[PDB]
Solved structure of RNA (Loop-closed A21 2'-OMe dumbbell RNA bridged by glycine) from Mus musculus, 22 nucleotides shown.
Keywords: RNA aminoacylation, T-loop, glycine-bridged flexizyme, RNA.
Context: bound to proteins that are not shown
RNA sequence: GGUUGAAACACGACCUGAGAAA
Numbered sequence: 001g002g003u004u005g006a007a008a009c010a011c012g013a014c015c016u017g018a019g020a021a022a
């Protein structure tokens, strides 16, 4: 950054990637 849980945080599952505060 992207998918997704009725879900921007809290409560969860994932993908790309050295790292998603990238």
Stems, first nucleotide, its partner, number of pairs: 001015005
The entry also contains Fab BL3-6 heavy chain and Fab BL3-6 light chain, not shown here.
Lineage of the source: Eukaryota > Amniota > Mammalia > Theria > Mus.
It comes from the structure "Crystal structure of loop-closed A21 2'-OMe dumbbell RNA bridged by glycine".